Solved structure of RNA (5.8S rRNA) from Thermochaetoides thermophila DSM 1495, 59 nucleotides shown. Among the 6 different proteins in the entry, which are not shown, are 60S ribosomal protein L38-like protein, Ribosomal protein L19 and dolichyl-diphosphooligosaccharide--protein glycotransferase. The depositors describe the entry as "Chaetomium thermophilum Methionine Aminopeptidase 2 at the 80S ribosome". An Rfam search finds the family "5.8S ribosomal RNA" in it. About the family: 5.8S ribosomal RNA (5.8S rRNA) is a component of the large subunit of the eukaryotic ribosome. Gene Ontology terms of the family: ribosome and structural constituent of ribosome. For this family Rfam cites "The European Large Subunit Ribosomal RNA Database" (Wuyts et al., Nucleic Acids Res, 2001).
[PDB]
Context: bound to proteins that are not shown
RNA sequence: AACGCAGCGAAAUGCGAUAAGUAAUGUGAAUUGCAGAAUUCCGUGAAUCAUCGAAUCUU
Numbered sequence: 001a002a003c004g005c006a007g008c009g010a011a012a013u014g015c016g017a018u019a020a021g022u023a024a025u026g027u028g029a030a031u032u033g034c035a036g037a038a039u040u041c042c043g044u045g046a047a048u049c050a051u052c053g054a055a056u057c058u059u
Base pairs, nucleotide, nucleotide: 001059002058003016004015005014007034008033022054025050026049
Other pairs, nucleotide, nucleotide, family: 004019tSS005019cSS006009tHS006020cSS009011cHH013020cWS016017cWS021055cWW023052tWS024051cWW028045tSS028046tHS029045tHS030036cWW030046tSS031048cHS041044tWS041045cWW
């Protein structure tokens, strides 16, 4: 630089067939437009959260 990736997206942002990301650590109830989950915390732990020492990384 190009092309793809979202449950519903065209752009931006983010990511790379592990694709609107995975692992690990911290915190500790959310996301939100409509959907859809999780602890039901005694291991098991939302989120596009923070951190980030492990990986993936198409042409």